[PDB]
Context: bound to proteins that are not shown
RNA sequence: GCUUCCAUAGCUCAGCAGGUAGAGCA
RNA sequence: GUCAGCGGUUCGAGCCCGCUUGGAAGCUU
Repeated sequence: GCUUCCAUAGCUCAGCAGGUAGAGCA
Repeated sequence: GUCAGCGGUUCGAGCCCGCUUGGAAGCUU
């Protein structure tokens, strides 16, 4: 440099054929 | 709970498509 998986309540990762966010914490 | 930012698709995006950021792993026709 390329190609493929990770980034979610100050911090562990929960989420569904895409149906309006589920918990532990000062 | 500005679901890392922003734009799009959609009736509707945490989930799909872009792009811009920060991590990790491959890179023999």
Shown are 55 nucleotides from a PDB entry: RNA (TRNA(THR)).
The structure was determined by X-ray diffraction at 3 angstrom resolution and released in 2012.
It was solved together with Ribonuclease Z.
Crystals were grown from: 28% PEG MME 2K, 0.1 M Na-MES, pH 6.5, VAPOR DIFFUSION, HANGING DROP, temperature 293K.
Rfam match: tRNA. About the family: Transfer RNA (tRNA) molecules are approximately 80 nucleotides in length.